Context: bound to proteins that are not shown
RNA sequence: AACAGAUACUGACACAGUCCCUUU
RNA sequence: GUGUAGUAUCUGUU
Numbered sequence: 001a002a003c004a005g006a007u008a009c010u011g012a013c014a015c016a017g018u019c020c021c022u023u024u
Numbered sequence: 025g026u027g028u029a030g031u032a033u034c035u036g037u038u
Stems, first nucleotide, its partner, number of pairs: 001038010013027003
C1' cells in the first nucleotide's frame, strides 16, 4: 500500500411529503 | 427513531 470489520465525530442537514405542464 | 452528504481513530487478511 490494497481488501474487510468495528467504534467515535461534523453539517441551527432533513421527517405523507405532492409534484406546480401530464399530453391527446 | 430513520435517511443525505462527509470525517477521524482502532482491528483482522494479503

Primary citation: Zhang et al., Nucleic Acids Res. (2025), "A common structural mechanism for RNA recognition by the SF3B complex in mRNA splicing and export". Solved structure of RNA (pre-mRNA intron; U2 snRNA) from Homo sapiens, 38 nucleotides shown. It comes from the structure "Structure of the SF3B core, harboring the R625H mutation in SF3B1, in complex with intron-U2 snRNA". The entry also models zinc ions. It was solved together with Splicing factor 3B subunit 1, PHD finger-like domain-containing protein 5A, Splicing factor 3B subunit 3 and Splicing factor 3B subunit 5. The sample was in a buffer at pH 7.5. The structure was determined by electron microscopy at 3.1 angstroms resolution and released in 2025.